[PDB]
An RNA structure (GOLLD RNA nanocage, nucleotides 109 to 833; GOLLD RNA nanocage, nucleotides 4 to 277), in which 957 nucleotides are resolved. The entry is indexed under GOLLD, nanocage, ncRNA, RNA. It holds a match to the Rfam family "Giant, ornate, lake- and Lactobacillales-derived (GOLLD) RNA". Primary citation: Kretsch et al., Nature (2025), "Naturally ornate RNA-only complexes revealed by cryo-EM". The depositors describe the entry as "GOLLD RNA nanocage (env-38)". It was solved by cryo-electron microscopy to 3 A.
Context: one part of a larger RNA
């Protein structure tokens, strides 16, 4: 870090399975009863769909093989070629059968999760190594002796890693402008819907009851402007624009009636002329104009502000740290002398004493010279040298 | 595989915070002290009970008026006793040395004897005479006093007379505070005196003693070979100067501390004597001074 | 006889008609210090040092005397300003307390208890064995049509009795002292009855709060109640103000201490009443 990779989460399209509505309808059996005089009509009881129409849960939209690459050697993942199998669709037919043996339906995320400090985008004139498959061109073996498969090598390069031009992002807080998710209000009010009561009329027209369920923002019909498919052409097959109408959320002028204890004000119903794509409410996030104040890192009172103070990749250990004088006699370090040992002679210093800093002893905190030490690195995941 | 083996000399560097354990100043209070010789006994007040005024002075004295204490003739009050009130008028500050020198009471002991007289008591010597109270027929006995005599004690005690006006300069110890003139130099010595170098001005108390000879003990200093001797001295307070005693253990000691010099007897002991003062001399030395000494 | 000590009464103190004493004041005398005479005035509330009382030896508290002292009462000198004033300022000094016993006197004041008003809740009772469910059997039908007997059983709506909510928790101060209650005043915090905007959903005020009488209820107080631009003292919550002590090289907040304002108390004082 509105950049880049992975993950992860929607929708279309087909198909099967279970429930619910139409309905205890339809259709089957059928005791007794009435009526008959030798038949006729069908109760109560029991059994009970298809079809259509809606609603929740699944399934299929691919599947095996090999080469190659992500440091090395072995196991998996992921990324890119190359072949192989199934057969959804689609076209020729009444079928049976034939061909194409169509691969392929799919978008966003700054407000979702993990990862990368430098990244991203772009280039007729930007290098350089790897590299599947198909072609060409040459070579090694095999033959008395030639061609083709195999087998090595070059050259074309689908995709990849590391450079290079050029252009473009890039520090925090307080705060304006601009936006999604998730919850309520709520399927409460209303608007459709296979069907299914009640009743009018010309014998498919009007009204009015119930209903499995659907809509919280778009629906219905033209022009087809733009962008992409189809067919032997057309119609308009998809997105996107646009015009009329219907419905969502509101402005402003006009009228009627009710309602709020009366009057005013307000809500609510009609007509006109604009705007809006759902409306309110409550929590969480993002984005970040202009000004002001800030902008390595640690540390300091009982707790804040302003302010000061040390550091500049990080330790360990060794010797010091108040002046002047000073009869002898000890001592460090440099020169000189002695053939070696013992000593002598100078130069700078230290111990001891005196006189001054009142003193002496513990613990802490600074300061000043010097001697020596570690640290710096390419995974997508996980384990690794192997021979008498 | 962790450690050790390096970090010469001179130069360079806060006598810095904190506690703690010593020393040393200043202030006050308390106790002890003499810095010009030994010894002995000593160092209190300020014109006087207290407050004023006047006099006078050689110690502190003498008049006047107030006021405070301690006694009190008298006079009022009170039924006796016990007591209350006012009062003439007396009395009321104190240290030391040296000389001189009493009295009173008290304690112990005594209260006879003889001569004259028959017994009383009366006279003379003696200090020895009375007086209450108790026991007996007298004489007397017992207790308790006056008064008188002897000796020790009181007592070296009151009083009286001369002399002085005298706890100085410092030191040691407790409590707070605080840190170097908390040092030098002078003197015979201290210092509240002077300040870098020597010169000015106070102190070092008050009274009595500390005489001559002759002798003992102690110490210095010289002599003696060790012993056994001898010969000269003796106050105090400094100096020149000597001798120890500390680091670097055996050696040394500039500076620093103690001692020494400064006779530590101007004593003791036995005999015997004296004064109306100063000045000066000596005592006496490297300097200063007291006692004694002689005029 | 009369006046004060709360009002009647009976004893008792005290005073004498501006109606209690005592001290300074004043007057002789004296340099001072004192001595001898003497007239009269008043209202209390804070603090601070020693003494005594404290079983048996020592160490403490609370109390009971004695002195100092702020302020604020009350007399009195003395300096200066009014004298046509008995008042005003400013500086000293003395007082800072006296009235007794016996029997009665409270519609006064304090505690305590004991009414009524609003909203909700359960129960019971009435309307009613009502309305609505279910239902053998029976009539009529010839394939149906109409409901009974039984059994079961409301909701609204009205009335009446019996609870519950009109508040809770925590800090400081006062009541003599030291520790536990109770009461009084203050200063925070907490829930949400009611109330305004909205069909809902949500949002703000986050409002604390119904209350009256008692001479004829109860228990307590002898003196006691009101009342005051002019009436003293001291205590003392929460807020602002103004300074100090510490911490630090060095400011500044907080947080400790101190003064000053002063909600609510405690004791006195003027006036009035019983």
């Nucleotide at each position: 870090a509105a950049g880049u990779g992975a993950g992860a989460u929607a929708u279309c399209a087909a198909u099967u399975u279970u429930u619910c509505u139409u309905a205890g309808u339809a259709u089957g059996u059928g005791a007794g009863g009435g009526u008959a005089a030798c038949a006729c009509u069908u109760u109560a009881g029991c059994a009970g769909a298809g079809g259509a129409g809606a609603a929740a849960a699944g399934u299929u939209g691919a599947c095996u093989g090999g080469g190659u690459c992500u440091u090395u050697g072995c196991a998996g993942a992921g990324a890119u070629u190359c072949a192989g199998u199934u057969g959804a669709g689609u076209u020729c037919g009444g079928a049976a059968g034939a061909g194409c043996a169509a691969u392929a339906a799919g978008a966003a995320u700054a407000a979702c999760u993990c990862a990368u400090a430098g990244a991203a985008u772009u280039c007729a004139a930007u290098g350089c190594g790897a590299g599947a498959g198909g072609u060409a061109g040459g070579g090694a073996a095999c033959u008395a002796a030639u061609c083709c498969c195999u087998c090595c090598c070059u050259a074309u390069a689908a995709u990849c890693g590391c450079g290079g031009u050029a252009u473009u992002c890039a520090a925090u807080a307080u705060g304006a402008u601009a936006g999604u998710u998730u919850a309520c209000u709520u399927a409460a009010c209303a608007u459709c819907a296979a069907a299914u009561u009640g009743g009018g009329g010309a014998a498919a027209c009007c009204c009015u009851u119930u209903a499995a369920g659907a809509u919280a923002a778009g629906a219905u019909a033209g022009u087809g402007u733009a962008c992409g498919g189809g067919u032997g052409g057309u119609g308009c097959c998809g997105u996107u624009a646009u015009u009329a109408u219907c419905c969502u959320u509101u402005g402003a002028u006009a009228g009627a009636g009710u309602g709020u204890a009366c009057c005013a004000g307000c809500a609510c119903c009609u007509a006109u002329c604009g705007a809006u794509g759902a409306a309110g409410u409550a929590a969480a996030c993002u984005u970040g104009g202009a000004a002001u104040a800030u902008g390595g890192u640690g540390g300091u009172a009982g707790g804040g502000a302003u302010a000061c103070c040390a550091c500049a990749u990080c330790g360990g250990g060794u010797a010091g740290u108040u002046a002047a004088g000073u009869a002898u006699u000890c001592u460090g370090u440099c020169g000189u002398u002695c053939a070696a040992a013992a000593g002598g002679c100078g130069g700078c210093g230290g111990a001891g004493c005196u006189u001054g800093u009142g003193a002496u002893a513990g613990a802490c905190c600074g300061c000043u010279a010097c001697c020596u030490g570690a640290a710096a690195c390419c995974a997508c995941u996980g384990c690794a040298a192997a021979a008498c | 595989a962790a450690a050790a083996u390096a970090a010469g000399a001179a130069a360079a560097a806060g006598u810095g915070u904190c506690u703690a354990u010593c020393a040393g100043u200043u202030u006050u209070g308390a106790c002890c002290g003499a810095a010009a010789g030994g010894u002995g006994u000593c160092u209190a007040c300020a014109u006087a009970g207290u407050a004023a005024u006047g006099a006078g002075u050689u110690g502190u004295u003498c008049a006047u008026u107030g006021c405070c204490a301690c006694a009190a003739a008298c006079a009022c009050u009170c039924u006796c006793a016990a007591g209350g009130u006012g009062a003439a008028u007396g009395u009321g500050a104190u240290u030391c040395u040296u000389u001189c020198g009493a009295a009173a009471g008290g304690u112990u002991u005594c209260u006879a004897a003889c001569a004259c007289c028959g017994c009383a008591a009366g006279u003379g010597u003696g200090a020895a005479u009375c007086u209450g109270c108790u026991c007996g027929g007298c004489a007397g006995g017992g207790u308790a006093g006056a008064a008188g005599a002897a000796a020790a004690u009181a007592a070296g005690u009151a009083a009286g007379a001369a002399g002085a006006g005298a706890g100085u300069a410092g030191g040691u110890u407790a409590a707070a505070a605080c840190u170097c003139a908390a040092a030098g130099a002078g003197u015979g010595g201290u210092u509240c005196a002077c300040u870098u170098a020597a010169a000015u001005a106070a102190c070092c108390g008050a009274c009595a003693u500390u005489g001559g000879u002759u002798g003992u003990u102690a110490c210095a200093u010289c002599u003696c070979a060790a012993a056994a001797g001898g010969a000269u001295g003796u106050g105090g307070a400094a100096a020149c100067a000597a001798a120890g005693g500390g680091a670097a253990u055996a050696g040394a000691u500039a500076a620093u501390c103690c001692u020494u010099u400064u006779a530590a007897a101007g004593a003791c002991a036995a005999c015997u004597a004296c004064a109306a003062u100063a000045u000066g001399g000596u005592g006496u030395a490297u300097u200063c001074u007291c006692a004694g000494c002689c005029u | 006889u009369g006046g004060c000590c709360g009002c009647c009464u009976a004893u008792g103190g005290u005073c004498g008609u501006c109606a209690a004493a005592u001290a300074a004041a004043c007057u002789a005398c004296g340099a001072a210090a004192g001595u001898a005479g003497g007239a009269u005035a008043a209202a209390g509330u804070g603090g601070a040092a020693u003494a005594g009382u404290a079983a048996g030896g020592u160490u403490u508290a609370g109390c009971u005397a004695u002195u100092c002292u702020g302020c604020g009462g009350u007399u009195u000198c003395a300096u200066c300003u009014u004298g046509u004033a008995a008042a005003g300022a400013u500086g000293g000094a003395g007082c800072u307390u006296g009235a007794g016993u016996a029997g009665g006197c409270a519609a006064g004041u304090g505690a305590g208890a004991u009414a009524u008003c609003a909203a909700u809740u359960u129960u019971u009772c009435u309307u009613a064995g009502u309305a609505u469910g279910u239902g053998a059997g029976g009539g009529u039908a010839a394939c149906a049509c109409u409901u009974u007997a039984g059994c079961a059983g409301a909701g609204g709506a009205g009335a009446a009795a019996a609870g519950u909510u009109g508040a809770c928790u925590g800090g400081g101060u006062c009541u003599u002292u030291g520790c536990a209650g109770a009461g009084a005043u203050u200063c925070a915090g907490u829930u949400g009855a009611g109330u305004u905007c909205g069909g809902a959903a949500g949002a703000g005020c986050a409002a604390u709060a119904a209350g009256a009488a008692u001479a004829a209820c109860u228990c307590a107080u002898a003196g006691a109640a009101u009342u005051c631009a002019a009436u003293g003292c001291g205590a003392g919550a929460g807020g602002u103000a103004g300074g100090g002590a510490a911490c630090u090289a060095a400011u500044c907040c907080c947080u400790c201490c101190c003064u000053a304002u002063a909600a609510u108390c405690g004791c006195g004082g003027u006036a009035u009443u019983c």